[PDB]
Context: one part of a larger RNA, bound to proteins that are not shown
RNA sequence: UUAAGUGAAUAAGGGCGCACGGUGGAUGCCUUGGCACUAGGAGCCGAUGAAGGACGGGACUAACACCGAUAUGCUUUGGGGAGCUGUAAGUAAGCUAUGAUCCAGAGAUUUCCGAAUGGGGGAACCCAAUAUCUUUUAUAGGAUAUUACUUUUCAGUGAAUACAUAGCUGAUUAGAGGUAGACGCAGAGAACUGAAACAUCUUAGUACCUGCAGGAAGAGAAAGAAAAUUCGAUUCCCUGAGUAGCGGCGAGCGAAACGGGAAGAGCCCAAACCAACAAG
RNA sequence: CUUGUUGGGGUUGUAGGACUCCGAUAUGGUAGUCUGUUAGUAUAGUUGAAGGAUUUGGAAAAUUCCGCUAAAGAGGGUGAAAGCCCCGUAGACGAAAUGCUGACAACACCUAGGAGGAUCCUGAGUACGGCGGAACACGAGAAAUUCCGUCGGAAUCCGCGGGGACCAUCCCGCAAGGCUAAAUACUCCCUAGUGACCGAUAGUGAACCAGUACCGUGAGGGAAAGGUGAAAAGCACCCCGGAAGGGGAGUGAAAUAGAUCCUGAAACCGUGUGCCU
Repeated sequence: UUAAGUGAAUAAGGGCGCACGGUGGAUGCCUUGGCACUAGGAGCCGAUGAAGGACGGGACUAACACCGAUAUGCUUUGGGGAGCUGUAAGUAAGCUAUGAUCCAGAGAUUUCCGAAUGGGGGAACCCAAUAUCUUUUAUAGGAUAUUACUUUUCAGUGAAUACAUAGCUGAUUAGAGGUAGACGCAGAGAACUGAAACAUCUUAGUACCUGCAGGAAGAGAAAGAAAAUUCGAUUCCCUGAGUAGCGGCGAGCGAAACGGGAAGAGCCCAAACCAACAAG
Repeated sequence: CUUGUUGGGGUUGUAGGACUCCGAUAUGGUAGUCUGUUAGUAUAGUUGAAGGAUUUGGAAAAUUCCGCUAAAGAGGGUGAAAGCCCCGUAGACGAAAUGCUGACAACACCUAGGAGGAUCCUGAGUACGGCGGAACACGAGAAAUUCCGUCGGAAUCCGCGGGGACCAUCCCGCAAGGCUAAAUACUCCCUAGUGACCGAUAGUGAACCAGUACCGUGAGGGAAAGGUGAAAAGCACCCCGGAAGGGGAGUGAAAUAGAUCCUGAAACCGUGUGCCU
RNA backbone atom coordinates (compact mmCIF):
# COMPACT_ATOMS: atom_id res chain seq x y z
C1' U A 1 0.00 0.00 0.00
C1' U A 2 -3.92 -3.52 -0.20
C1' A A 3 -7.53 -6.78 2.06
C1' A A 4 -10.53 -8.62 6.02
C1' G A 5 -12.18 -7.39 10.71
C1' U A 6 -13.29 -4.42 15.00
C1' G A 7 -14.77 0.42 16.01
C1' A A 8 -15.37 5.14 19.94
C1' A A 9 -16.83 10.47 20.07
C1' U A 10 -21.12 13.85 17.89
C1' A A 11 -27.86 15.63 19.86
C1' A A 12 -31.77 18.70 16.10
C1' G A 13 -34.37 17.52 20.27
C1' G A 14 -35.51 14.44 24.62
C1' G A 15 -34.80 11.67 29.66
C1' C A 16 -33.06 11.36 34.96
C1' G A 17 -30.66 13.78 39.06
C1' C A 18 -29.27 18.43 41.02
C1' A A 19 -29.15 23.84 41.59
C1' C A 20 -31.69 28.50 40.99
C1' G A 21 -35.83 31.13 39.54
C1' G A 22 -41.15 32.31 38.12
C1' U A 23 -46.30 31.27 38.76
C1' G A 24 -49.70 30.02 42.61
C1' G A 25 -51.49 30.65 47.56
C1' A A 26 -51.30 25.39 50.57
C1' U A 27 -49.02 25.31 55.50
C1' G A 28 -47.64 27.67 60.18
C1' C A 29 -48.41 31.62 63.31
C1' C A 30 -51.97 35.70 64.03
C1' U A 31 -56.78 38.43 64.14
C1' U A 32 -60.63 42.81 63.32
C1' G A 33 -65.53 38.77 63.19
C1' G A 34 -68.32 34.92 64.37
C1' C A 35 -70.66 30.39 67.42
C1' A A 36 -72.89 28.44 71.87
C1' C A 37 -74.21 30.07 76.35
C1' U A 38 -74.39 32.21 81.68
C1' A A 39 -75.91 36.44 85.07
C1' G A 40 -78.62 40.80 85.08
C1' G A 41 -81.32 44.75 82.24
C1' A A 42 -85.33 45.34 79.05
C1' G A 43 -89.47 42.92 76.74
C1' C A 44 -92.53 46.96 72.72
C1' C A 45 -92.69 51.44 68.89
C1' G A 46 -96.70 54.43 66.34
C1' A A 47 -101.97 60.00 64.15
C1' U A 48 -97.62 64.20 69.86
C1' G A 49 -96.68 60.67 62.61
C1' A A 50 -93.66 54.45 63.85
C1' A A 51 -90.40 50.55 61.51
C1' G A 52 -87.92 51.37 57.25
C1' G A 53 -86.34 54.58 53.70
C1' A A 54 -85.47 59.02 50.14
C1' C A 55 -82.98 63.43 49.68
C1' G A 56 -79.91 66.61 51.92
C1' G A 57 -76.03 69.10 55.74
C1' G A 58 -68.66 69.57 55.58
C1' A A 59 -63.42 74.71 53.29
C1' C A 60 -62.63 70.83 49.02
C1' U A 61 -67.20 65.25 49.73
C1' A A 62 -67.49 59.82 45.62
C1' A A 63 -68.59 56.54 49.85
C1' C A 64 -69.55 55.29 54.98
C1' A A 65 -70.73 57.22 59.82
C1' C A 66 -73.13 61.31 62.20
C1' C A 67 -76.76 64.98 61.85
C1' G A 68 -81.73 67.32 59.68
C1' A A 69 -82.78 73.83 56.38
C1' U A 70 -80.94 75.23 64.15
C1' A A 71 -78.25 69.65 59.40
C1' U A 72 -70.28 66.87 60.28
C1' G A 73 -74.74 70.17 64.90
C1' C A 74 -78.10 73.80 69.12
C1' U A 75 -79.26 74.45 74.76
C1' U A 76 -78.72 72.48 79.57
C1' U A 77 -76.95 69.42 83.78
C1' G A 78 -73.03 66.60 85.50
C1' G A 79 -68.17 63.92 84.39
C1' G A 80 -63.48 64.96 82.52
C1' G A 81 -58.35 68.27 82.15
C1' A A 82 -55.24 69.21 76.93
C1' G A 83 -55.70 68.90 73.06
C1' C A 84 -59.43 69.04 68.90
C1' U A 85 -62.04 69.86 63.62
C1' G A 86 -64.98 61.39 62.25
C1' U A 87 -63.37 57.12 58.69
C1' A A 88 -58.59 60.04 55.92
C1' A A 89 -54.67 61.47 54.70
C1' G A 90 -53.61 65.99 52.62
C1' U A 91 -53.65 71.25 52.16
C1' A A 92 -56.93 75.29 53.98
C1' A A 93 -59.25 77.87 57.76
C1' G A 94 -60.11 77.57 62.70
C1' C A 95 -61.46 76.14 68.04
C1' U A 96 -59.44 75.41 73.14
C1' A A 97 -57.35 76.79 80.88
C1' U A 98 -63.35 82.38 80.07
C1' G A 99 -62.15 74.48 80.01
C1' A A 100 -62.46 72.74 73.74
C1' U A 101 -62.72 67.73 71.52
C1' C A 102 -64.65 63.68 74.37
C1' C A 103 -68.27 61.09 78.14
C1' A A 104 -73.33 60.44 80.68
C1' G A 105 -78.53 62.37 82.07
C1' A A 106 -82.24 65.83 80.39
C1' G A 107 -84.18 69.08 76.38
C1' A A 108 -84.49 71.90 71.41
C1' U A 109 -84.36 71.23 66.12
C1' U A 110 -85.98 66.90 63.35
C1' U A 111 -86.94 68.41 55.22
C1' C A 112 -89.67 64.48 52.04
C1' C A 113 -91.76 59.39 51.67
C1' G A 114 -93.90 55.84 54.46
C1' A A 115 -100.42 53.51 58.55
C1' A A 116 -100.20 58.78 55.95
C1' U A 117 -104.65 60.45 56.95
C1' G A 118 -106.79 67.59 52.47
C1' G A 119 -107.10 65.36 47.08
C1' G A 120 -104.31 62.51 43.57
C1' G A 121 -100.14 59.28 42.69
C1' G A 122 -95.95 55.03 38.73
C1' A A 123 -93.30 55.81 47.58
C1' A A 124 -89.83 59.86 48.59
C1' C A 125 -93.92 63.68 43.62
C1' C A 126 -97.98 66.53 41.92
C1' C A 127 -102.60 69.52 42.77
C1' A A 128 -106.13 72.03 46.19
C1' A A 129 -109.86 74.33 49.89
C1' U A 130 -110.58 77.56 54.17
C1' A A 131 -108.46 81.13 57.71
C1' U A 132 -104.55 84.52 59.04
C1' C A 133 -99.86 86.80 57.51
C1' U A 134 -96.64 88.40 53.93
C1' U A 135 -94.60 89.88 48.35
C1' U A 136 -96.10 93.27 44.15
C1' U A 137 -99.34 99.29 42.03
C1' A A 138 -101.91 94.67 41.19
C1' U A 139 -102.62 89.84 39.32
C1' A A 140 -99.33 85.93 39.89
C1' G A 141 -95.78 84.49 44.43
C1' G A 142 -94.50 82.91 49.65
C1' A A 143 -95.55 81.34 55.09
C1' U A 144 -98.28 78.95 59.13
C1' A A 145 -102.55 76.48 60.63
C1' U A 146 -106.87 73.34 59.61
C1' U A 147 -109.33 69.74 56.36
C1' A A 148 -108.99 61.15 55.53
C1' C A 149 -111.87 57.04 57.19
C1' U A 150 -114.52 54.52 60.86
C1' U A 151 -115.66 54.22 66.11
C1' U A 152 -117.57 56.51 71.18
C1' U A 153 -120.38 60.36 73.29
C1' C A 154 -122.91 65.31 72.75
C1' A A 155 -125.08 69.09 70.05
C1' G A 156 -127.28 70.96 65.78
C1' U A 157 -129.83 70.41 61.41
C1' G A 158 -132.98 67.05 59.16
C1' A A 159 -136.21 62.52 54.15
C1' A A 160 -139.91 59.53 52.18
C1' U A 161 -143.84 60.70 56.56
C1' A A 162 -147.84 62.73 61.03
C1' C A 163 -144.64 62.70 65.39
C1' A A 164 -140.11 60.31 64.34
C1' U A 165 -136.12 57.82 62.29
C1' A A 166 -132.49 57.55 58.67
C1' G A 167 -129.29 60.83 56.57
C1' C A 168 -126.38 65.34 56.98
C1' U A 169 -122.79 69.25 59.58
C1' G A 170 -119.76 70.18 63.59
C1' A A 171 -117.43 68.84 68.16
C1' U A 172 -115.71 64.98 71.13
C1' U A 173 -113.40 60.01 71.65
C1' A A 174 -110.58 55.95 69.99
C1' G A 175 -108.56 52.88 66.54
C1' A A 176 -105.91 52.24 61.53
C1' G A 177 -99.39 50.53 60.96
C1' G A 178 -94.78 48.12 62.29
C1' U A 179 -92.46 44.29 64.82
C1' A A 180 -88.34 39.41 67.51
C1' G A 181 -87.83 35.10 61.43
C1' A A 182 -88.84 33.88 69.23
C1' C A 183 -92.41 32.65 73.14
C1' G A 184 -98.82 32.52 73.85
C1' C A 185 -103.98 31.72 72.59
C1' A A 186 -107.52 31.01 68.73
C1' G A 187 -109.52 30.23 63.52
C1' A A 188 -108.34 27.45 59.21
C1' G A 189 -105.27 23.39 57.89
C1' A A 190 -101.54 20.01 53.80
C1' A A 191 -98.32 16.66 51.56
C1' C A 192 -94.16 13.95 50.77
C1' U A 193 -93.52 10.27 54.69
C1' G A 194 -94.40 5.46 57.90
C1' A A 195 -97.56 1.35 57.54
C1' A A 196 -91.70 -2.19 53.77
C1' A A 197 -98.14 -1.50 48.46
C1' C A 198 -102.56 1.21 50.40
C1' A A 199 -108.03 3.77 51.18
C1' U A 200 -108.69 3.42 58.23
C1' C A 201 -104.36 4.89 60.61
C1' U A 202 -99.52 7.61 60.38
C1' U A 203 -96.67 12.08 59.08
C1' A A 204 -100.14 16.28 62.49
C1' G A 205 -103.37 19.33 64.39
C1' U A 206 -97.16 19.44 62.36
C1' A A 207 -95.73 23.20 57.91
C1' C A 208 -98.24 27.18 55.88
C1' C A 209 -102.03 31.18 56.15
C1' U A 210 -105.09 34.49 59.32
C1' G A 211 -106.80 36.89 63.86
C1' C A 212 -105.77 38.53 68.86
C1' A A 213 -102.13 39.24 72.30
C1' G A 214 -99.03 39.90 76.65
C1' G A 215 -94.28 40.60 78.89
C1' A A 216 -95.27 36.53 79.48
C1' A A 217 -99.68 34.11 77.62
C1' G A 218 -102.90 30.15 78.85
C1' A A 219 -105.02 27.72 83.45
C1' G A 220 -107.10 28.84 88.08
C1' A A 221 -110.41 29.03 93.47
C1' A A 222 -114.05 22.24 92.77
C1' A A 223 -121.16 20.63 89.99
C1' G A 224 -112.62 18.41 91.44
C1' A A 225 -109.23 14.14 92.98
C1' A A 226 -110.88 9.92 95.55
C1' A A 227 -112.53 5.42 98.03
C1' A A 228 -105.16 3.70 102.73
C1' U A 229 -109.80 7.75 104.20
C1' U A 230 -109.38 11.18 102.89
C1' C A 231 -107.39 15.50 99.95
C1' G A 232 -108.66 20.83 99.39
C1' A A 233 -107.75 26.64 93.16
C1' U A 234 -104.16 26.69 88.94
C1' U A 235 -99.46 26.17 86.64
C1' C A 236 -94.66 23.71 86.04
C1' C A 237 -90.59 19.83 87.34
C1' C A 238 -89.45 14.53 89.06
C1' U A 239 -91.99 9.89 89.29
C1' G A 240 -96.01 6.78 87.99
C1' A A 241 -94.56 4.40 82.67
C1' G A 242 -93.49 2.97 77.63
C1' U A 243 -97.50 1.04 82.75
C1' A A 244 -103.28 1.26 82.04
C1' G A 245 -105.17 1.63 77.56
C1' C A 246 -105.99 3.01 72.13
C1' G A 247 -104.95 0.53 67.49
C1' G A 248 -106.60 -2.33 59.36
C1' C A 249 -105.29 -4.94 67.86
C1' G A 250 -101.22 -3.44 61.93
C1' A A 251 -97.56 0.48 61.68
C1' G A 252 -97.77 2.92 65.60
C1' C A 253 -100.29 6.12 69.41
C1' G A 254 -99.95 6.48 74.70
C1' A A 255 -102.50 8.62 79.91
C1' A A 256 -103.98 10.03 84.61
C1' A A 257 -104.44 9.98 89.91
C1' C A 258 -101.61 8.87 94.21
C1' G A 259 -96.22 9.99 96.00
C1' G A 260 -91.86 13.89 95.81
C1' G A 261 -90.77 19.06 94.52
C1' A A 262 -90.93 24.68 92.58
C1' A A 263 -94.44 28.34 93.87
C1' G A 264 -98.47 29.49 96.55
C1' A A 265 -103.78 33.80 97.32
C1' G A 266 -107.57 34.46 96.86
C1' C A 267 -111.72 37.38 95.36
C1' C A 268 -115.92 39.92 92.91
C1' C A 269 -120.92 39.57 90.52
C1' A A 270 -126.39 37.74 89.08
C1' A A 271 -131.12 36.66 92.34
C1' A A 272 -133.99 37.25 96.80
C1' C A 273 -134.61 41.71 99.80
C1' C A 274 -134.37 47.45 100.98
C1' A A 275 -134.27 52.60 99.48
C1' A A 276 -134.55 56.50 95.91
C1' C A 277 -135.95 58.30 91.37
C1' A A 278 -138.39 57.90 86.58
C1' A A 279 -142.08 55.63 83.60
C1' G A 280 -146.68 52.55 82.37
C1' C B 1 -150.18 47.69 91.26
C1' U B 2 -145.22 46.58 87.73
C1' U B 3 -141.04 48.24 85.38
C1' G B 4 -136.79 50.32 84.49
C1' U B 5 -132.26 53.39 86.54
C1' U B 6 -129.32 54.23 90.64
C1' G B 7 -127.41 52.95 95.53
C1' G B 8 -127.63 49.61 99.32
C1' G B 9 -127.81 44.30 100.34
C1' G B 10 -125.59 39.29 99.09
C1' U B 11 -122.14 35.49 97.33
C1' U B 12 -122.66 29.53 99.06
C1' G B 13 -122.22 22.75 99.81
C1' U B 14 -119.89 20.58 107.65
C1' A B 15 -125.45 24.47 102.14
C1' G B 16 -125.39 29.84 101.77
C1' G B 17 -128.06 34.19 101.62
C1' A B 18 -132.68 37.21 101.82
C1' C B 19 -135.78 37.60 105.82
C1' U B 20 -136.77 37.97 111.59
C1' C B 21 -134.26 38.40 116.36
C1' C B 22 -130.86 40.10 119.23
C1' G B 23 -124.90 42.83 119.26
C1' A B 24 -120.57 45.19 117.82
C1' U B 25 -119.41 50.35 114.71
C1' A B 26 -114.41 47.34 116.13
C1' U B 27 -110.34 44.47 114.15
C1' G B 28 -107.59 42.81 110.37
C1' G B 29 -106.18 42.71 105.02
C1' U B 30 -104.83 44.31 99.94
C1' A B 31 -102.84 41.21 93.31
C1' G B 32 -105.03 50.11 94.93
C1' U B 33 -102.33 55.80 93.47
C1' C B 34 -96.70 59.07 88.28
C1' U B 35 -99.50 60.88 96.70
C1' G B 36 -95.16 62.61 98.41
C1' U B 37 -90.50 61.48 101.64
C1' U B 38 -86.44 58.19 101.95
C1' A B 39 -82.82 54.60 100.81
C1' G B 40 -80.79 51.75 97.20
C1' U B 41 -79.81 51.04 92.16
C1' A B 42 -78.90 51.75 86.55
C1' U B 43 -77.09 55.30 83.13
C1' A B 44 -70.58 59.23 83.13
C1' G B 45 -66.43 58.69 86.53
C1' U B 46 -62.25 59.22 90.74
C1' U B 47 -58.44 56.59 93.32
C1' G B 48 -55.65 52.52 93.21
C1' A B 49 -48.87 48.90 95.59
C1' A B 50 -44.16 47.43 93.99
C1' G B 51 -37.28 47.22 89.48
C1' G B 52 -33.02 48.50 88.62
C1' A B 53 -28.80 46.99 86.53
C1' U B 54 -26.28 43.06 83.64
C1' U B 55 -25.65 39.48 78.92
C1' U B 56 -27.92 38.86 73.80
C1' G B 57 -30.46 41.85 70.37
C1' G B 58 -32.71 46.70 65.92
C1' A B 59 -35.68 46.59 70.27
C1' A B 60 -36.03 43.07 76.43
C1' A B 61 -40.62 42.16 79.17
C1' A B 62 -35.82 36.89 77.51
C1' U B 63 -31.20 36.12 80.61
C1' U B 64 -28.05 36.79 85.11
C1' C B 65 -27.74 39.54 89.63
C1' C B 66 -29.50 41.22 93.74
C1' G B 67 -34.50 43.89 95.34
C1' C B 68 -39.79 45.17 96.40
C1' U B 69 -45.29 44.58 96.18
C1' A B 70 -49.58 41.85 96.79
C1' A B 71 -57.28 42.41 100.00
C1' A B 72 -53.97 43.65 93.38
C1' G B 73 -49.80 36.91 90.47
C1' A B 74 -57.63 38.24 86.35
C1' G B 75 -56.58 40.15 81.58
C1' G B 76 -54.80 43.35 77.75
C1' G B 77 -50.97 46.64 75.65
C1' U B 78 -45.89 48.03 75.25
C1' G B 79 -39.91 47.30 69.45
C1' A B 80 -39.57 39.09 71.78
C1' A B 81 -42.24 35.99 76.83
C1' A B 82 -43.42 42.07 82.26
C1' G B 83 -46.86 40.93 89.60
C1' C B 84 -43.42 45.93 90.09
C1' C B 85 -43.48 50.45 82.04
C1' C B 86 -48.84 51.44 80.36
C1' C B 87 -54.32 50.21 80.63
C1' G B 88 -56.01 47.67 84.39
C1' U B 89 -56.96 44.21 88.60
C1' A B 90 -58.08 43.62 94.52
C1' G B 91 -59.74 47.38 97.37
C1' A B 92 -61.74 52.23 98.63
C1' C B 93 -64.70 56.00 96.51
C1' G B 94 -68.36 59.04 93.34
C1' A B 95 -74.16 61.51 90.93
C1' A B 96 -76.22 67.54 88.91
C1' A B 97 -79.98 64.76 85.92
C1' U B 98 -83.30 60.90 84.58
C1' G B 99 -85.16 56.38 85.19
C1' C B 100 -86.15 51.61 88.04
C1' U B 101 -86.86 49.03 92.94
C1' G B 102 -87.67 48.66 97.92
C1' A B 103 -89.49 50.48 102.21
C1' C B 104 -92.02 54.47 105.28
C1' A B 105 -96.05 57.81 105.28
C1' A B 106 -100.34 59.47 103.22
C1' C B 107 -104.68 58.55 100.91
C1' A B 108 -108.01 55.12 98.68
C1' C B 109 -110.41 50.14 98.72
C1' C B 110 -112.06 45.97 100.98
C1' U B 111 -112.96 43.06 106.17
C1' A B 112 -118.35 41.62 111.11
C1' G B 113 -120.63 37.49 115.57
C1' G B 114 -124.57 34.19 117.30
C1' A B 115 -129.52 32.12 117.09
C1' G B 116 -133.94 31.22 113.99
C1' G B 117 -136.50 28.58 109.34
C1' A B 118 -142.66 30.28 107.95
C1' U B 119 -141.67 32.28 103.39
C1' C B 120 -138.47 34.07 99.21
C1' C B 121 -133.45 33.61 96.24
C1' U B 122 -129.16 30.72 94.60
C1' G B 123 -127.14 31.86 86.71
C1' A B 124 -133.17 28.07 80.65
C1' G B 125 -133.76 27.76 75.61
C1' U B 126 -129.52 26.45 80.09
C1' A B 127 -128.57 21.27 81.79
C1' C B 128 -129.75 17.19 79.18
C1' G B 129 -131.57 14.11 74.92
C1' G B 130 -131.90 12.51 69.35
C1' C B 131 -128.98 13.28 64.83
C1' G B 132 -124.05 14.79 62.52
C1' G B 133 -118.97 16.10 63.63
C1' A B 134 -114.93 17.04 67.02
C1' A B 135 -111.89 16.80 71.69
C1' C B 136 -110.51 13.48 75.43
C1' A B 137 -103.81 8.65 75.22
C1' C B 138 -109.27 6.39 74.20
C1' G B 139 -109.95 5.42 65.87
C1' A B 140 -118.24 4.58 68.13
C1' G B 141 -116.57 1.46 70.78
C1' A B 142 -119.86 -1.47 76.19
C1' A B 143 -117.89 4.96 76.03
C1' A B 144 -118.61 7.80 80.78
C1' U B 145 -116.21 13.22 80.64
C1' U B 146 -115.64 18.08 77.23
C1' C B 147 -117.00 20.80 72.93
C1' C B 148 -119.34 22.46 67.91
C1' G B 149 -123.84 22.45 64.34
C1' U B 150 -129.03 21.02 64.18
C1' C B 151 -133.66 19.78 66.37
C1' G B 152 -136.19 18.62 70.80
C1' G B 153 -135.81 20.16 75.83
C1' A B 154 -135.45 19.67 82.97
C1' A B 155 -135.48 20.12 87.78
C1' U B 156 -134.70 23.59 91.06
C1' C B 157 -132.68 22.13 98.05
C1' C B 158 -138.16 16.78 99.45
C1' G B 159 -133.35 19.90 94.23
C1' C B 160 -129.19 19.25 90.89
C1' G B 161 -124.23 17.06 89.01
C1' G B 162 -120.17 13.39 89.16
C1' G B 163 -117.82 8.61 90.90
C1' G B 164 -116.00 5.65 82.49
C1' A B 165 -122.61 2.22 79.35
C1' C B 166 -126.87 1.85 82.95
C1' C B 167 -129.74 1.36 87.73
C1' A B 168 -129.85 1.29 93.14
C1' U B 169 -127.08 2.56 97.44
C1' C B 170 -123.22 5.30 99.44
C1' C B 171 -119.63 9.08 98.97
C1' C B 172 -117.82 13.60 96.86
C1' G B 173 -119.33 18.11 94.88
C1' C B 174 -123.03 22.69 93.68
C1' A B 175 -122.70 23.79 86.42
C1' A B 176 -125.10 26.84 82.93
C1' G B 177 -121.46 34.68 85.53
C1' G B 178 -116.53 37.13 85.80
C1' C B 179 -111.30 38.29 87.81
C1' U B 180 -106.61 36.86 89.89
C1' A B 181 -99.68 37.40 91.56
C1' A B 182 -96.00 33.45 91.88
C1' A B 183 -93.60 28.95 90.31
C1' U B 184 -93.55 28.12 83.40
C1' A B 185 -92.06 29.69 77.80
C1' C B 186 -89.09 32.80 74.77
C1' U B 187 -84.69 36.76 73.61
C1' C B 188 -84.84 41.09 68.21
C1' C B 189 -82.13 44.22 71.59
C1' C B 190 -78.89 46.25 76.28
C1' U B 191 -74.70 45.45 80.15
C1' A B 192 -70.84 42.25 82.20
C1' G B 193 -68.74 37.75 81.34
C1' U B 194 -67.85 32.29 80.06
C1' G B 195 -66.08 28.14 76.52
C1' A B 196 -60.90 20.70 76.48
C1' C B 197 -66.30 26.43 70.63
C1' C B 198 -64.26 28.58 64.96
C1' G B 199 -59.60 30.80 63.44
C1' A B 200 -60.95 33.15 57.04
C1' U B 201 -62.51 26.92 51.90
C1' A B 202 -63.36 27.55 59.20
C1' G B 203 -66.57 30.67 62.13
C1' U B 204 -72.66 34.17 60.67
C1' G B 205 -74.25 34.39 53.79
C1' A B 206 -71.29 38.65 55.37
C1' A B 207 -63.95 39.56 60.15
C1' C B 208 -63.12 43.38 54.30
C1' C B 209 -68.49 49.72 52.81
C1' A B 210 -72.78 42.07 52.33
C1' G B 211 -77.90 40.94 51.67
C1' U B 212 -73.41 44.52 48.76
C1' A B 213 -71.52 43.13 43.56
C1' C B 214 -73.84 40.00 40.35
C1' C B 215 -78.11 37.09 38.27
C1' G B 216 -83.66 37.53 37.62
C1' U B 217 -89.67 40.98 34.66
C1' G B 218 -90.69 39.69 39.64
C1' A B 219 -91.09 37.00 43.98
C1' G B 220 -86.30 35.50 44.73
C1' G B 221 -81.20 33.66 44.42
C1' G B 222 -76.59 35.46 46.15
C1' A B 223 -70.50 35.79 45.86
C1' A B 224 -65.43 36.67 46.16
C1' A B 225 -62.36 39.47 49.08
C1' G B 226 -58.10 39.51 56.35
C1' G B 227 -51.88 39.77 57.45
C1' U B 228 -45.49 45.27 54.76
C1' G B 229 -42.92 46.82 59.16
C1' A B 230 -41.54 47.83 65.89
C1' A B 231 -42.05 52.40 63.49
C1' A B 232 -43.15 54.38 56.96
C1' A B 233 -38.74 55.23 58.43
C1' G B 234 -43.66 53.47 51.77
C1' C B 235 -36.93 53.62 48.43
C1' A B 236 -34.42 61.56 48.31
C1' C B 237 -30.91 61.46 44.29
C1' C B 238 -28.72 58.97 39.94
C1' C B 239 -28.96 55.58 35.57
C1' C B 240 -31.83 52.72 31.03
C1' G B 241 -36.97 53.50 29.41
C1' G B 242 -42.45 57.42 26.36
C1' A B 243 -44.21 54.75 30.42
C1' A B 244 -44.44 50.14 32.86
C1' G B 245 -40.40 48.07 34.98
C1' G B 246 -35.77 47.53 36.45
C1' G B 247 -30.20 48.72 38.18
C1' G B 248 -27.74 51.46 41.73
C1' A B 249 -27.99 54.73 46.12
C1' G B 250 -30.61 54.99 50.46
C1' U B 251 -34.51 53.41 54.91
C1' G B 252 -34.72 49.01 57.91
C1' A B 253 -32.58 43.93 62.28
C1' A B 254 -34.25 41.95 57.64
C1' A B 255 -36.83 44.55 51.02
C1' U B 256 -35.73 37.26 47.85
C1' A B 257 -40.28 42.31 54.32
C1' G B 258 -41.27 47.36 48.26
C1' A B 259 -47.18 47.65 49.04
C1' U B 260 -49.96 41.37 43.88
C1' C B 261 -45.92 43.33 50.41
C1' C B 262 -45.56 37.60 56.86
C1' U B 263 -44.64 32.37 55.96
C1' G B 264 -44.68 31.13 50.67
C1' A B 265 -46.16 23.90 49.67
C1' A B 266 -47.82 21.49 45.12
C1' A B 267 -49.50 21.43 40.15
C1' C B 268 -47.49 24.32 36.16
C1' C B 269 -43.52 27.30 33.45
C1' G B 270 -38.46 28.27 32.68
C1' U B 271 -32.72 28.70 33.03
C1' G B 272 -27.92 26.10 34.05
C1' U B 273 -25.88 21.00 33.50
C1' G B 274 -23.42 15.77 36.10
C1' C B 275 -24.94 11.18 33.44
C1' C B 276 -27.78 8.98 29.31
C1' U B 277 -30.28 9.09 24.40
Solved structure of RNA (23S rRNA, nucleotides 3 to 563) from Enterococcus faecalis, 557 nucleotides shown. It holds a match to the Rfam family "Bacterial large subunit ribosomal RNA". Gene Ontology terms of the family: structural constituent of ribosome and ribosome. Its Rfam clan is "LSU clan". Keywords: Ribosome, Enterococcus faecalis, PoxtA, ABCF, antibiotic resistance protein. The source organism's lineage runs through Bacteria, Bacillati, Bacillota, Lactobacillales and Enterococcus. It was solved by electron microscopy to 2.4 A. Among the 48 different proteins in the entry, which are not shown, are 50S ribosomal protein L27, 30S ribosomal protein S12 and 50S ribosomal protein L36.